This is an experimental structure of RNA with a sequence from Homo sapiens, with 24 nucleotides shown. The work is reported in "NSUN6 inhibitor discovery guided by its mRNA substrate bound crystal structure" (Zhong et al., Structure, 2025). Protein in the same entry: tRNA (cytosine(72)-C(5))-methyltransferase NSUN6. It comes from the structure "The crystal structure of human m5C methyltransferase NSUN6 bound to its S-adenosyl-L-methionine analog and a NECTIN-2 3'-UTR RNA substrate". The entry is indexed under m5C methyltransferase, RNA BINDING PROTEIN/RNA, RNA BINDING PROTEIN-RNA complex. Released in 2025, the model rests on X-ray crystallography data to a resolution of 2.9 angstroms.
[PDB]
Context: bound to proteins that are not shown
RNA sequence: GCCCUCUUCAUCUCCAAAGAGGGC
Numbered sequence: 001g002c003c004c005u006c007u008u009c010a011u012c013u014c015c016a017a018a019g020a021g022g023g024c
Base pairs, nucleotide, nucleotide: 001024002023003022004021005020006019007018008017
C1' cells in the first nucleotide's frame, strides 16, 4: 500500500465515524 472481517455510533435532508483484529 491493496484486501478482509468485527464492535458500536450513523444517512429518515446541511459541521456528516472511530475503534478492534486478520490476510497478501